[PDB]
RNA sequence: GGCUUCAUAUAAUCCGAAUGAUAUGGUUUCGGAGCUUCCACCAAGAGCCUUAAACUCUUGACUAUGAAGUC
Numbered sequence: 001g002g003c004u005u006c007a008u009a010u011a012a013u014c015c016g017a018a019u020g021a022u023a024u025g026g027u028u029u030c031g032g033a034g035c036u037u038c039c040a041c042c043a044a045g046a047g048c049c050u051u052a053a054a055c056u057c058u059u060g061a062c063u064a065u066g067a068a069g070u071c
Stems, first nucleotide, its partner, number of pairs: 001071009010040001013033006025049002034041001042060006
Other pairs, nucleotide, nucleotide, family: 004067cWW011034cWS019027cWW021025cSS021054tWH022051tWS022052tHS022053tWH023052tWH025048cWW026054tWS035037tWS035039tWH037064cWS038063cWS049053cWS
């Protein structure tokens, strides 16, 4: 050096401003926080809300750094 695992970062998370629907729906953006940290911050599914304005949960990565194991 390669693959694999582990650890640390971060909860693949949260907040804000807009934007847009309503059980055949739950959209579309921008900004910020988060890291002695480059980059990323998404997807699928389930729930839940009896028509309101609000979502909730589960499951699965990448990247950075370090360490092991093996080739």
Description: Primary citation: Robinson et al., J.Am.Chem.Soc. (2014), "Modular riboswitch toolsets for synthetic genetic control in diverse bacterial species". Mutated adenine riboswitch aptamer with a sequence from Vibrio vulnificus: 71 nucleotides with solved positions. Bound small molecules: 2-aminopyrimido[4,5-d]pyrimidin-4(3H)-one (29H). It comes from the structure "X-ray crystal structure of the M6C' riboswitch aptamer bound to 2-aminopyrimido[4,5-d]pyrimidin-4(3H)-one (PPAO)". Rfam match: Purine riboswitch aptamer. Crystallisation conditions: 3M 1,6-hexanediol, 0.1 M tris ph9.0, 0.2 M MgCl2, VAPOR DIFFUSION, SITTING DROP, temperature 277K. Lineage of the source: Bacteria > Gammaproteobacteria > Vibrionales > Vibrionaceae > Vibrio. The structure was determined by X-ray diffraction at 2.15 angstrom resolution and released in 2014.